[PDB]
This is an experimental structure of RNA (FMN riboswitch), with 109 nucleotides shown.
The entry also models potassium and magnesium ions.
Primary citation: Serganov et al., Nature (2009), "Coenzyme recognition and gene regulation by a flavin mononucleotide riboswitch".
Keywords: FMN riboswitch, transcription, RNA.

RNA sequence: GGAUCUUCGGGGCAGGGUGAAAUUCCCGACCGGUGGUAUAGUCCACGAAAGUA
RNA sequence: GCUUUGAUUUGGUGAAAUUCCAAAACCGACAGUAGAGUCUGGAUGAGAGAAGAUUC
Ligand code: FMN
Numbered sequence: 001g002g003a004u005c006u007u008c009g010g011g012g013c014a015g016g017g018u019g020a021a022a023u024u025c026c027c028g029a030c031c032g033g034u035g036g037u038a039u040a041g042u043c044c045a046c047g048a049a050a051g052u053a
Numbered sequence: 054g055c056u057u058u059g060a061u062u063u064g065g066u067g068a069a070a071u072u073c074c075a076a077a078a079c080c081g082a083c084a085g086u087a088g089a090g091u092c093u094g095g096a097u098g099a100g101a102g103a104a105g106a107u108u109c
Stems, first nucleotide, its partner, number of pairs: 001109008015027003029091002031081002033046004041079002049057004061077005083094003
C1' cells in the first nucleotide's frame, strides 16, 4: 500500500455593577477542535452551523 | 460539490518561528432567553482527524 474492524475525538464568566428580570448589558474573569509547517485560537487547510444544484 | 463561514502586531534569539521567549492586542455558528465564545438546546449526535487490532 489493498481489504476488514475497534475506541478515541472541545474548553471556558471567579469576584462584582446596574436592573423587576442579565453567567447574555457593564467592570472584570476564563477558554483554545483537527491536519500543515521551527512548537500556532489570530498564517495555509479542514471540520461543526446555515444556504444551495 | 459548491456558497456564506472569526481574529496579531512590536521586540528578541535562531540557518529557519505572524508557531519559541518578552509585551501589548484581537476573535468566537445557529436556536432559546434581558442582547450569550463561556448557560440552556439540537447533542449520551455528527464530524475534521488520531490511535489500534485483523487480514492479503
Ligand atoms: N459549536 C457547537 O457546540 N455546535 C455547533 O453546531 C457549532 N456550529 C458552528 C458552526 C460554525 C459555522 C461556526 C463558526 C462555529 C460553530 N460552533 C458550534 C462553535 C465552535 O464549536 C467554536 O467554539 C467556535 O467556532 C470557535 O472555536 P475556537 O477554536 O474556540 O475559536
Method: X-ray crystallography, resolution 2.95 A. The entry became public in 2009.
It is bound to flavin mononucleotide (FMN).
The depositors describe the entry as "Crystal structure of the FMN riboswitch bound to FMN".
Rfam match: FMN riboswitch aptamer (RFN element). A reference for the family is Vitreschak et al. (2002), "Regulation of riboflavin biosynthesis and transport genes in bacteria by transcriptional and translational attenuation", Nucleic Acids Res. About the family: The RFN element is a highly conserved domain that is found frequently in the 5'-untranslated regions of prokaryotic mRNAs that encode for flavin mononucleotide (FMN) biosynthesis and transport proteins. This element is a metabolite-dependent riboswitch that directly binds FMN in the absence of proteins. In Bacillus subtilis, the riboswitch most likely controls gene expression by causing premature transcription termination within the 5' untranslated region of the ribDEAHT operon and precluding access to the ribosome-binding site of ypaA mRNA.The FMN riboswitch structure, reported in present an FMN-bound six-stem junction, adopts a butterfly-like scaffold, stapled together by opposingly directed but nearly identically folded peripheral domains.